[PDB]
Solved structure of RNA with a sequence from Homo sapiens, 24 nucleotides shown. Crystallisation conditions: 100 mM Tris-HCl pH 8.5, 200 mM Li2SO4 and 40 % PEG400. The structure was determined by X-ray crystallography at 1.56 A resolution and released in 2022. The entry also contains Isoform 2 of Splicing factor 3A subunit 1, not shown here. It comes from the structure "Crystal structure of human SF3A1 ubiquitin-like domain in complex with U1 snRNA stem-loop 4". Primary citation: de Vries et al., Proc.Natl.Acad.Sci.USA (2022), "Sequence-specific RNA recognition by an RGG motif connects U1 and U2 snRNP for spliceosome assembly". Keywords: Splicing, RGG/RG motif, Intrinsically disordered region, RNA BINDING PROTEIN.

Context: bound to proteins that are not shown
RNA sequence: GGGGACUGCGUUCGCGCUUUCCCC
Numbered sequence: 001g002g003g004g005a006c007u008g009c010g011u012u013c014g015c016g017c018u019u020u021c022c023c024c
Base pairs, nucleotide, nucleotide: 001024002023003022004021005020008017009016010015
């Protein structure tokens, strides 16, 4: 550098922040 799962949240619903991680 991509995608997920989580812990909490924010949101104008586009997503964003965060927490443990897990992968490619």